[PDB]
Context: one part of a larger RNA, bound to proteins that are not shown
RNA sequence: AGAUUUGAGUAUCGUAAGAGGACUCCCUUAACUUAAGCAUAUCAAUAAGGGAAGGAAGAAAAAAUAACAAUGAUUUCUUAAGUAAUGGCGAAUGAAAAAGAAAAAGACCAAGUUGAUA
RNA sequence: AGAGUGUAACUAAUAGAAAAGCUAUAUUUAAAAGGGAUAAUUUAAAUUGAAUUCAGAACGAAUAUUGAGCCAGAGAGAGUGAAAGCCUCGUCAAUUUAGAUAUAUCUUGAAAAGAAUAUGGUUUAGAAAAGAGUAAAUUUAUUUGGAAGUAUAAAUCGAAAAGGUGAUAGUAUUCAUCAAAGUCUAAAUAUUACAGGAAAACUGAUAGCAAAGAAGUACUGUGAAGGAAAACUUAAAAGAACUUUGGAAAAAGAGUGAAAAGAGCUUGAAAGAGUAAUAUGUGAACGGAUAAUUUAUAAGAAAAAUAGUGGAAUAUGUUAUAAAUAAAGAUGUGAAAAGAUUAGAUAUAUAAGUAGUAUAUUUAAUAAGAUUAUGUUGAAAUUUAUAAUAUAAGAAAUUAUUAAGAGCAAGAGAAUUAUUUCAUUUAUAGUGAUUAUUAAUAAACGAGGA
RNA sequence: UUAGGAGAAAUCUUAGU
RNA sequence: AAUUGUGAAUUAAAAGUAAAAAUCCGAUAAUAAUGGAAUGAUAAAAGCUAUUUAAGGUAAGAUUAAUAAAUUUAAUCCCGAGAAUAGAAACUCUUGAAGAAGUAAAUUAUCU
RNA sequence: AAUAAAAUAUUACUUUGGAUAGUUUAGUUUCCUGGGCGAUGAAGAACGCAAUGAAUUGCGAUAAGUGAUAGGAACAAUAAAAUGUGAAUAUCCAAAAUUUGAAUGCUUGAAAGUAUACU
RNA sequence: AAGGUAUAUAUGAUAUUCAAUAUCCA
Numbered sequence: 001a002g003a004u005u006u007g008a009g010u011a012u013c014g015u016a017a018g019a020g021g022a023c024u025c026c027c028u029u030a031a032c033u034u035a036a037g038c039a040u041a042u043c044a045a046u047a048a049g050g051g052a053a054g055g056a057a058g059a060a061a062a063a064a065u066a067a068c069a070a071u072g073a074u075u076u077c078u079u080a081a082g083u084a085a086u087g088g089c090g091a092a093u094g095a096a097a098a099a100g101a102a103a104a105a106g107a108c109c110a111a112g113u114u115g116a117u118a
Numbered sequence: 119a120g121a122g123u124g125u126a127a128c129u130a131a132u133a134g135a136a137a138a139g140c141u142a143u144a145u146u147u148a149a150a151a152g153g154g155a156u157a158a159u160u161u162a163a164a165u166u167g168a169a170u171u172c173a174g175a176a177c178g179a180a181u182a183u184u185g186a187g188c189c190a191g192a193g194a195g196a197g198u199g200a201a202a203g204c205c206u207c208g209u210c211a212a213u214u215u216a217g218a219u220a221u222a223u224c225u226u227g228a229a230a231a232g233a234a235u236a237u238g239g240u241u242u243a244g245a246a247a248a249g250a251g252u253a254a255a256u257u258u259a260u261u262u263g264g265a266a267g268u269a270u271a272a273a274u275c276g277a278a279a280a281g282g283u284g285a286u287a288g289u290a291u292u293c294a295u296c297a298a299a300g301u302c303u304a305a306a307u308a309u310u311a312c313a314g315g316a317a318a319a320c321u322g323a324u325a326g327c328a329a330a331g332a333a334g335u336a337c338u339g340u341g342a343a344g345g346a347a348a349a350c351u352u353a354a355a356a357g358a359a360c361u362u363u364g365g366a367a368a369a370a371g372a373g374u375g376a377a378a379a380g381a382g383c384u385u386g387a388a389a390g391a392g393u394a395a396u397a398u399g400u401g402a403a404c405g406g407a408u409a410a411u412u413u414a415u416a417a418g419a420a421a422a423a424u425a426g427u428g429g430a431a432u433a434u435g436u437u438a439u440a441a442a443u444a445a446a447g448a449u450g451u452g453a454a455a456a457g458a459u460u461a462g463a464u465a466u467a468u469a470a471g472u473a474g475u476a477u478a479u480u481u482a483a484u485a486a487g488a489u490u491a492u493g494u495u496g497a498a499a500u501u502u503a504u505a506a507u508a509u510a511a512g513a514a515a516u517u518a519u520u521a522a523g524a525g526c527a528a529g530a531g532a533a534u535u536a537u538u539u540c541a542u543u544u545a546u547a548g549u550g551a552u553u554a555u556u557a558a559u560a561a562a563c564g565a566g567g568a
Numbered sequence: 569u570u571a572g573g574a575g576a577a578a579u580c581u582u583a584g585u
Numbered sequence: 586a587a588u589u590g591u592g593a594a595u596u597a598a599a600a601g602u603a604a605a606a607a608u609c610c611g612a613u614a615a616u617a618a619u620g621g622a623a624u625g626a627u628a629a630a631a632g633c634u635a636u637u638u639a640a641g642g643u644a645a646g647a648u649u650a651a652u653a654a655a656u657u658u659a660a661u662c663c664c665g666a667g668a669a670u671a672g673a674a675a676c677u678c679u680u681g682a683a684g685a686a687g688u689a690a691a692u693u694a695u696c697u
Numbered sequence: 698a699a700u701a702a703a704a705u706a707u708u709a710c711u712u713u714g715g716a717u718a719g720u721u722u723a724g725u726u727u728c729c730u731g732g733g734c735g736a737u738g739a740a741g742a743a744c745g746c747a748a749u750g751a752a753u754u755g756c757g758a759u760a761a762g763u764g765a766u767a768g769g770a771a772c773a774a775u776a777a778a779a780u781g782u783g784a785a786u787a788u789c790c791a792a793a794a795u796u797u798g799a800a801u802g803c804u805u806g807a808a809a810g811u812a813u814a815c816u
Numbered sequence: 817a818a819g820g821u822a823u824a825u826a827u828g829a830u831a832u833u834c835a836a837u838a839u840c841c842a
Base pairs, nucleotide, nucleotide: 002840003839004838005836006835007834008833009832010831011830012829013828014827015826016825018734023054024052025051026050027049034041038088064071065070075102076101077100078099085093086092106302107301108300109249112128113127114126137242138241139240140239141238142237143236144235146233147232152226153225154224155223156222157221158219159218160217161216162215163214164213165212170186172185173184174183187204188203189193195207196206197205255274256273257272258271259270260269281296282295283294284293309732312731313730314729315728316727317726318725320724321723337344338343349720350719357383360371361370362369363368384718390712391711392710393709394708395707396706397705398704405697406696407695408694409693410692411691412690413689414688415687422520423519425517426516433509434508436506437505438504439503440502441501442500443499447495448494449493450492451491452490453489458484459483460482461481462480463479464478465477466476467475468474526681527680528679529678530677531676533627534626535625536624537623538622539621540620541619542618543617550609551608552607555598557596558595559594562591563590566588573582575580634671635670636669637668641664642663646662647661648660649659650658651657741797742796743795744757745756746755748775749774763791764790765788766787767786802811803810812823813822814821815820816819
């Protein structure tokens, strides 16, 4: 000198910010209160604080239930049920399968393969 | 032109997939995408949308009122001097024009070449992969109904010739069911932001939002923040308008108006005052029972005795008429839609060797059938009303006389009485005492004689 | 033995010195 | 220097069949009559009255007689329940639309 | 004992006050349809603009309004001027859109300001 | 000259100018 790698400045075309947050997805270890006191518990995903969204969001296609003459993504409603269970087993807290309905829908990446490779 | 430290293509339950070329059999298929037009369904805007411009009376004013009519797929609603189906706007039925649908129709558009799904066969190629600081484990903390750990996170540790789960920890062998550690995904669901609508057994100006007006306003605080009150004249301002008094404000006349409703304006309560009328009076006032005084309210037009006419309401009972009042059930005989099952026939589609299935139209049979028609059976003889009907009753009116006249209420009596009671008088089968008839003894007692 | 009286029209008693 | 007065109680004869009147002591409280009062009623009666026959009158309806401390006896006179027959009660006065009765208001008074 | 001034009591009229009655362009709740903001400068704030305005409303140096499209004869408290050669009025349109504010050349307290490049 | 535009921070893509012997390398 040349071939790369990494990092910068500038130009061009774009992108985020703030408002709102009733409904939606989350973070954070309140207390009053109840327990006829109180310290676990309860109040309680409650209040306040903080973040992010859409007209809906979240979830969604089984490392799922069941033990049946078996079902079959998700969501929502009815029932299960104040039941199983948890709890100074005290006060209190507390589901889910089966079953019946609304609606229904399944698709891709990675890895693998094809390399006169694009 | 951009990535080879790899774009791109294929890629799963018969779950050893994946490449290139021939093939067999079943099966699917019209030139896609994009345009144009018609139709349908919706959304929005605009248009349209009946029938008293009726008559009388009355009012300040008519929609109210009286009378006669009309419309209605419209009698939801608002305005109008005051209450309207027919006055205006609307409402019911509609019309027109635009916007969408992945809504169907025709055209572009040819209907071919081909392409696709699945089970195979064959010549080469190939002799796979399947999610790691993850799943677990020890511990700590929170959480859960999840209890020898349901979920999350942190410290340490940490897999795989796979493995997770079956909620009592442990190990073993079976069984069942899934196959984590990447991603997307409509619909059914929520909503007290905000915006636009519709309703209401909701509130009606101290209620309902804090706010029915220039309400998060006026006002307070350094600030964060806090935070009200206040609706109504009339149909219409027609909101007095000129004069006298007064400095003016105002007042008195006058005037507008249906009415001052007079702007501090519908009504106008109570507390508190002013005026007028009435009444009372020594350390509270008011209330209650009973009377007295005064005031007020407030009760009526009928009517006697007896005797001549005169029967009028009713009642007793005789007939006739009418109406009402009795039946809940039980047991017989049919008709029949819609279907259901089976056996045949035709057509279409499909067709496994399982009375082939399914649809539409037909042909017969059974079994019931919702629903519906009709026999037999089985309880009367009463009660009211209506009109005549015989009988005293005999109302009203009228005639002659006089012991010549209501209703209601209060008071005083009369005659006979019911319950309770007051006062006076009258007998209470006491063998109680006394109530002049004589005489005697006395247990006691004081006095007395001629 | 009534000197002095009470009562009664009684006729009969009473007082007391 | 001793006659007499009264007298509780007792006794004889008279009267007296032992219920009069009055007072006291007892006993009871009732029938009734006459006047009222509060609330009523009005009509005829199981009213009442009269006439008939006759259950009854238990000290006591009466008179008698035997006796007798008798609500003891016998006799005839009386009245008489039931029942049957017939009757007799429908009235005055005062006040009031010149304001009755009642009610309310105010005041006074008694009680509160 | 006496007076009724004050006091008390009832009614009528008037007054202070604003209850009651009648009324409603305002609220509350439920449901239906959306849930359509911003560097192309939002929400919020400030200032300004009407012939006579202080608030409020509407608007932004084109100012209580401009154009276009519909619309067809008003407004008013008073006076003007314009007007069927088109007044009011309506709009998802067009033009225009002050200073700020996420505020974004730098600074910003109540701050007046100021740099560079292009045109 | 006025007036009007653009110039914050972070960030994606492209272009261009570079820096570091960071790897080779004459």
The PDB entry is titled "Cryo- EM structure of ribosomal large subunit (LSU) from Entamoeba histolytica at 2.8 angstrom resolution". The RNA (25S rRNA (3068-MER), nucleotides 1 to 768; 5.8S rRNA (145-MER), nucleotides 1 to 155) from Entamoeba histolytica HM-1:IMSS has 842 modelled nucleotides. Rfam match: Eukaryotic large subunit ribosomal RNA. Its Rfam clan is "LSU clan". On this family, see Yusupov et al., Science 2001: "Crystal structure of the ribosome at 5.5 A resolution". The structure was determined by cryo-electron microscopy at 2.8 A resolution and released in 2025. Among the 41 different proteins in the entry, which are not shown, are Large ribosomal subunit protein uL2, Ribosomal protein L15 and uL29. The reconstruction used 378,061 particles.